[PDB]
RNA sequence: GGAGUAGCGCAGCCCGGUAGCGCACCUCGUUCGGGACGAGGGGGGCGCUGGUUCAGAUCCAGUCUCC
Numbered sequence: 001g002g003a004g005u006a007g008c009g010c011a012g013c014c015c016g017g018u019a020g021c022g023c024a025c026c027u028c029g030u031u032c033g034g035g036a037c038g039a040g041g042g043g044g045g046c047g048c049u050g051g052u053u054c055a056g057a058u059c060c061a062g063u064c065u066c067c
C1' cells in the first nucleotide's frame, strides 16, 4: 500500500436489511473413445475483540496475519 468472506478461487462493503458466484460436493435424467450437459440441491455467518444501530462483511475503534 493491498488483502483476510464455503474445501479452493473470488465478488459483496462506498449508498447497513439478516450472505453470493465459479470450481468441488449431493439428487435426477441425458451422457461416456481426451477433463460432459441441464434442472434441482447441500454446506459458511464473513480473521479476532469491542462499540454505533431495530439491524453490521458492510459504520466507528482496536488487536492478530499474509504478501
Stems, first nucleotide, its partner, number of pairs: 001067004007023004017054001025041006047063005
Other pairs, nucleotide, nucleotide, family: 005011tWH005019tWS006007cHS006008cHS006021tHH007043cHS012046tWW016053tWS017018cHS020044tWH052056tWH053055tHS
The depositors describe the entry as "Prolyl-tRNA synthetase from Thermus thermophilus complexed with tRNApro(CGG) and a prolyl-adenylate analogue". Solved structure of RNA (TRNAPRO(CGG)) from Thermus thermophilus, 67 nucleotides shown. The organism belongs to Thermus, within Bacteria. It was solved together with PROLYL-TRNA SYNTHETASE. The entry is indexed under AMINOACYL-TRNA SYNTHETASE, ATP + L-PROLINE + TRNA(PRO) AMP + PPI + L-PROLYL-TRNA(PRO), CLASS II AMINOACYL-TRNA SYNTHETASE. An Rfam search finds the family "tRNA" in it. Rfam classes the family as a transfer RNA. About the family: Transfer RNA (tRNA) molecules are approximately 80 nucleotides in length. Their secondary structure includes four short double-helical elements and three loops (D, anti-codon, and T loops). Further hydrogen bonds mediate the characteristic L-shaped molecular structure. tRNAs have two regions of fundamental functional importance: the anti-codon, which is responsible for specific mRNA codon recognition, and the 3' end, to which the tRNAs corresponding amino acid is attached (by aminoacyl-tRNA synthetases). tRNAs cope with the degeneracy of the genetic code in two manners: having more than one tRNA (with a specific anti-codon) for a particular amino acid; and 'wobble' base-pairing, i.e. permitting non-standard base-pairing at the 3rd anti-codon position. Crystals were grown from: SEE REFERENCE 3, pH 7.90. Method: X-ray diffraction, resolution 2.85 angstroms. The entry became public in 2001. Primary citation: Yaremchuk et al., J.Mol.Biol. (2001), "A Succession of Substrate Induced Conformational Changes Ensures the Amino Acid Specificity of Thermus Thermophilus Prolyl-tRNA Synthetase: Comparison with Histidyl-tRNA Synthetase". Ions in the entry include zinc and sulfate.